[PDB]
Context: bound to proteins that are not shown
RNA sequence: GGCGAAGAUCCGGUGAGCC
RNA sequence: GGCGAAGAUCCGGUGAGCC
Numbered sequence: 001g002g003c004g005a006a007g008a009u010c011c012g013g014u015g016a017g018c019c
Numbered sequence: 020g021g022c023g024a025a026g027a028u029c030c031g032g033u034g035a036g037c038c
Stems, first nucleotide, its partner, number of pairs: 001038003010032004017022003
C1' cells in the first nucleotide's frame, strides 16, 4: 500500500459441476 | 477456452485478520 464485519481466515457438512 | 474428487457449487459454524 491493496482486500476485509456489505464478513478476513479457518473449520464442518455436501458431493460435480463452476466460470 | 479456463477451474474442478489434490473437492465445483451450496449449506453450516467461527468473528478479524488476509495479501
The RNA (HMKT-7) with a sequence from Haloarcula marismortui has 38 modelled nucleotides. Protein in the same entry: 50S RIBOSOMAL PROTEIN L7AE. Primary citation: Huang and Lilley, Nanoscale (2016), "A Quasi-Cyclic RNA Nano-Scale Molecular Object Constructed Using Kink Turns". Crystals were grown from: 1.6 M TRI-SODIUM CITRATE DIHYDRATE (PH 6.5).